Notes
The PDB entry is titled "Crystal structure of the complete core of archaeal SRP and implications for inter-domain communication". Shown are 47 nucleotides from a PDB entry: RNA (7S RNA) from Sulfolobus solfataricus. Taxonomically the source falls in Saccharolobus (Archaea, Thermoprotei, Sulfolobales, Sulfolobaceae). Crystals were grown from: Ammonium sulphate, sodium chloride, sodium acetate, pH 4.5, VAPOR DIFFUSION, HANGING DROP, temperature 291K. Protein in the same entry: Signal recognition 54 kDa protein. The structure was determined by X-ray diffraction at 4.1 A resolution and released in 2003. Keywords: Signal recognition particle, SRP, ribonucleoprotein complex, protein-RNA complex, protein targeting, Signaling Protein-RNA COMPLEX. Primary citation: Rosendal et al., Proc.Natl.Acad.Sci.USA (2003), "Crystal structure of the complete core of archaeal signal recognition particle and implications for interdomain communication".

RNA sequence: GGCCGGGGGAACCGGCCAGGCCCGGAAGGGAGCAACCGUGCCCGGUC
Numbered sequence: 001g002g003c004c005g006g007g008g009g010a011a012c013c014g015g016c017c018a019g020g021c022c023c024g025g026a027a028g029g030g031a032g033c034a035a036c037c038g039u040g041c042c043c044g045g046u047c
Base pairs, nucleotide, nucleotide: 004044005043007041014037015036021030022029023028
Other pairs, nucleotide, nucleotide, family: 003045cWW006042cWW008009cHS008040tHS009039tWW018033tWH019032tHS024027tHS
């Protein structure tokens, strides 16, 4: 350098964001921890 896998990571700011946390009476929003999701992440190939 095209693709499925075994596993694959807190905090350099990602997808959905629970929980809760905050602004507003309720509306509904705001930033966002995990959480699954993948980035990633190491090896095998990819009829």